[PDB]
RNA sequence: GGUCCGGUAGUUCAGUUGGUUAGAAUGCCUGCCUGUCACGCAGGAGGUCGCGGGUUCGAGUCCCGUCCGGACCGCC
Repeated sequence: GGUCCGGUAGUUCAGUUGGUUAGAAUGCCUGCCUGUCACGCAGGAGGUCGCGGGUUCGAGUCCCGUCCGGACCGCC
């Protein structure tokens, strides 16, 4: 000098363009089988979609900055 990108349960990733609607992976609790150990199976508890704004019916989704950091890049 310079474009292309992201934040989604205590931790980790889908669902972003299609706007009108959040799921699973791990951790905690609870009910099997003579009784436990693999708790294995199934449910409950968990995020409001990183934050502040605006477009619109309505924003996780579009448009800007950013708590921020990346990919090229310091060369021509």
The depositors describe the entry as "Bacillus subtilis collided disome (Collided 70S)". P/E-site tRNA from Bacillus subtilis subsp. subtilis str. 168: 76 nucleotides with solved positions. It holds a match to the Rfam family "tRNA". Rfam describes the family as follows. Transfer RNA (tRNA) molecules are approximately 80 nucleotides in length. Their secondary structure includes four short double-helical elements and three loops (D, anti-codon, and T loops). Further hydrogen bonds mediate the characteristic L-shaped molecular structure. tRNAs have two regions of fundamental functional importance: the anti-codon, which is responsible for specific mRNA codon recognition, and the 3' end, to which the tRNAs corresponding amino acid is attached (by aminoacyl-tRNA synthetases). tRNAs cope with the degeneracy of the genetic code in two manners: having more than one tRNA (with a specific anti-codon) for a particular amino acid; and 'wobble' base-pairing, i.e. permitting non-standard base-pairing at the 3rd anti-codon position. The entry has 47 different proteins, among them 30S ribosomal protein S8, 50S ribosomal protein L5 and 50S ribosomal protein L4. The structure was determined by electron microscopy at 3.5 angstroms resolution and released in 2022. Lineage of the source: Bacteria > Bacillaceae > Bacillus > Bacillus subtilis > Bacillus subtilis subsp. subtilis.